[PDB]
Molecule: OSKAR MRNA
Organism: DROSOPHILA MELANOGASTER
RNA sequence: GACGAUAUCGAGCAUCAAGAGUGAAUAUCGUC
Numbered sequence: 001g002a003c004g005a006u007a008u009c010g011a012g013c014a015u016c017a018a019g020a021g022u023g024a025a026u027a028u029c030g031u032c
Base pairs, nucleotide, nucleotide: 001032002031003030004029005028006027007026008025009023010022013019
Other pairs, nucleotide, nucleotide, family: 011021cWW012020cWW
């Protein structure tokens, strides 16, 4: 130096009625 697997955090509009859809990234092992 390559390379991987793994898990974590929120913006808005909005209130009163019922809500369409979603960012941006972070710690870890190990093998030649």